[PDB]
RNA sequence: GGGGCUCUUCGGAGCUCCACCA
Numbered sequence: 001g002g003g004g005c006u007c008u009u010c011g012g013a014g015c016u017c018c019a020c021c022a
C1' cells in the first nucleotide's frame, strides 16, 4: 500500500496477512 470486519467527524483508526527496498 492492498485486502476482511467494527467504529467515525469520512479525516480516519484498530486487529491480521500479503507486496513494493522491506
Stems, first nucleotide, its partner, number of pairs: 001018007

The depositors describe the entry as "ACCEPTOR STEM, NMR, 30 STRUCTURES".
An RNA structure (TRNA ALA ACCEPTOR STEM), in which 22 nucleotides are resolved.
The 1997 paper behind the entry is "Structure of the acceptor stem of Escherichia coli tRNA Ala: role of the G3.U70 base pair in synthetase recognition".